Solved structure of RNA (7S.S SRP RNA) from Methanocaldococcus jannaschii, 97 nucleotides shown. It was solved by X-ray diffraction to 2.3 A. Primary citation: Hainzl et al., Nature (2002), "Structure of the SRP19 RNA complex and implications for signal recognition particle assembly". Rfam match: Bacterial small signal recognition particle RNA. Rfam's curators write: The signal recognition particle (SRP) is a universally conserved ribonucleoprotein involved in the co-translational targeting of proteins to membranes. By type it is a non-coding RNA gene. For this family Rfam cites "Prediction of signal recognition particle RNA genes" (Regalia et al., Nucleic Acids Res, 2002). Its Rfam clan is "SRP clan". Rfam links the family to the GO terms SRP-dependent cotranslational protein targeting to membrane, signal sequence recognition and signal recognition particle, plasma membrane targeting. The depositors describe the entry as "Crystal Structure of the SRP19-7S.S SRP RNA Complex of M. jannaschii".

RNA sequence: UCGGCGGUGGGGGAGCAUCUCCUGUAGGGGAGAUGUAACCCCCUUUACCUGCCGAACCCCGCCAGGCCCGGAAGGGAGCAACGGUAGGCAGGACGUC
Repeated sequence: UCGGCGGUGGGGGAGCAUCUCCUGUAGGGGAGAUGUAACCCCCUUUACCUGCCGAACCCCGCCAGGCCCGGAAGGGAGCAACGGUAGGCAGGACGUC
C1' cells in the first nucleotide's frame, strides 16, 4: 500500500404531542407545563459532502381535489402527491486503529 472501525455534543427559537387553563353564543383566537430528532440559528475547539434506497401499514411537516362548520367571508380535520427525520447501501479530502 492494502485492510478495519467512527460518525459529535450544547443553549436558544419554532412547530408539533399530551395535559391543564383563559376566551369566542359555529369554524375558531390564545396562555402555561412536560416531552421532542425532523425546521431555523448560534457556540466551539475534527465529524462533513454525495447520489440513490427509507419508514406498506401512524416517524415528523405539509397538503391539490374531496369532506366538514358557514348565507357568504372565512376556517377545520385530512387521503394521495410533495418535503423531511430515524435508519440501510455504495462511494469522497477529514478523525481514529